[PDB]
Molecule: U1 snRNA; UBC4 pre-mRNA
Organism: Saccharomyces cerevisiae (strain ATCC 204508 / S288c)
RNA sequence: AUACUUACCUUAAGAUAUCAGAGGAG
RNA sequence: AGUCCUACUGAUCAAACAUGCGCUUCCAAUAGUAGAAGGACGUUAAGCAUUUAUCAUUGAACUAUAAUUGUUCAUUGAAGUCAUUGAUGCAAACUCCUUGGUCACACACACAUACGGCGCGGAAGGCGUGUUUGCUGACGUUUCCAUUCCCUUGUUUCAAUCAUUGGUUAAUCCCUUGAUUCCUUUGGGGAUUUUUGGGUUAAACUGAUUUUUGGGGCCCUUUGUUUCUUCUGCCUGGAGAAGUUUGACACCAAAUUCAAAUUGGUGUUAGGGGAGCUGGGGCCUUUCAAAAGAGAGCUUUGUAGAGGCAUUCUUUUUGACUACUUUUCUCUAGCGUGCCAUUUUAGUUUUUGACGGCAGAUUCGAAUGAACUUAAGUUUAUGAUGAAGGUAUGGCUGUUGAGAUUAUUUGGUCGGGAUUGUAGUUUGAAGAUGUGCUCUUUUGAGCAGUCUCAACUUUGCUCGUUCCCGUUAUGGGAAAAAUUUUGGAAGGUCUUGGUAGGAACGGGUGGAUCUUAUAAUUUUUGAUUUAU
RNA sequence: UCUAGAAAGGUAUGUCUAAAGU
Repeated sequence: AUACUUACCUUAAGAUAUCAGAGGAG
Repeated sequence: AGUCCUACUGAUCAAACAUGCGCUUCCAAUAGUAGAAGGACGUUAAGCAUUUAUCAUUGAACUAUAAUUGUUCAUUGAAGUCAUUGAUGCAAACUCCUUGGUCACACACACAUACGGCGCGGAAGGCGUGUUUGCUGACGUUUCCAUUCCCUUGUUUCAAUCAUUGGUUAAUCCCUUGAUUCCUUUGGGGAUUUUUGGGUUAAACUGAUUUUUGGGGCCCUUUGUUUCUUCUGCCUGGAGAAGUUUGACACCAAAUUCAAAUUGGUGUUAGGGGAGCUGGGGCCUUUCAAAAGAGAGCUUUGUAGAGGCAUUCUUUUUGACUACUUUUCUCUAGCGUGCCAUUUUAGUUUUUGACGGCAGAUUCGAAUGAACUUAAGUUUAUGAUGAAGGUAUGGCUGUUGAGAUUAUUUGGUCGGGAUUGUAGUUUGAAGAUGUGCUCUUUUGAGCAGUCUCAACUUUGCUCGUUCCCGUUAUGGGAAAAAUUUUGGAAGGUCUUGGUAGGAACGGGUGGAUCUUAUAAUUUUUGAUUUAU
Repeated sequence: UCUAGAAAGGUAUGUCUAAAGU
């Protein structure tokens, strides 16, 4: 390094600057 | 109606990277044995001055409200940090650590606008601009781009010598050209300056790079004697080789019973300079596009934009203005006086005003002469030939302009305010009016009407940037220019930084930050101002 | 009434099996 045995355990949600305009998607 | 998206667009915010500011603060003697900031959980030091060391039950006595408290001695009983060389207050001295540009230039006469803050850096903050991105990094993919070298590891300086390269001068010189000279046919050719610039050449001079050697200064704490690693090696020295990231090297651990071996971990893989490419900043030059200058101001015409209102008389005297009457008050009720403008014509006064000169020596380009003097230095002249305002850290002379005042070259002004009534003009109102359309009770409001101003358009005058022409009166034509600013490309030079990883995409990928659970016992929506 | 397929790992643990000479 490989193999088997047994123990313990199995996940908070969402986002990645704001305002405003233009354009488009039911 | 709301959501979502835009390698969409502006503005705002934020981060990184560059790059800048006469921005602010700080950076330690050697011309000396010092010094600053911070400590000592260091000493003197048992320093000097204060202040503390448990209660009960009882006995014997005992002041006494207490749980015999107070006072001496004992028993028994609760628990009981040690310390008393302690603790708290106060002050000094001495010793020892850690930290940094122990840099470069200099051993100097500055300053009222208080002080050239006008050397190279480094540390920390402030403020502004440019670029990129919109939290940031590993991992995987692309059938994406990516792609260097060289020297050095004591340093610095001086000198020799070698080698190189650039320029200067001279020899064989050569080409272009000024001059001189000579030959020859207007032209040409030889010589010299090697004139002028270049080329052949390398004799001589100097600027830079590089090998060998010698000397001086500074450092070697580099303590494992250069600390990038390994090997070799050193103080009479500063050296030699090998290596630089799918690697190499140093070390720690362990078990297999020395080492040896493997497995697991932690680290090291550096500093300085130079060529290439590249990010950015400042200055300069060239070009291109845009803004003003450009031509403007005016008399005439047509067009049409905007804006304002159309006219006149009479009546009433609603509000205003002027003139006249009465009274009161005011610079003087009135001429003059006085006030206002200012002409420098004049006076007075002032100017860190300016100029020139005098006195301290007016000096300096110390050129020259003379004197004192070895010489230097001082004084004086040649002294306007050129420069310094005078020269003073006390002054003064004369000239000129400007500021203020008065007379004057001259001119304006002499009545205003309050009260009373009238006359005249215009608005509030009534009539007649004035050309027509819309509104309308109407003296009526808007449009054609009319006035004023701005754009196009033409005609001549005047001023004018530059050039030409009629001509230097002045017009005509062209540039619609010379110039200044902003934006872009190119190149010059200076200065600063980077240089082996970077771009696009994919994530049941890591970490940050925000929002919500979350204002209910463990942190952030209150039991630490000690108080009733 | 609108179609149910549960994981597949991680760490800890002992034991086996094995690889080494001079």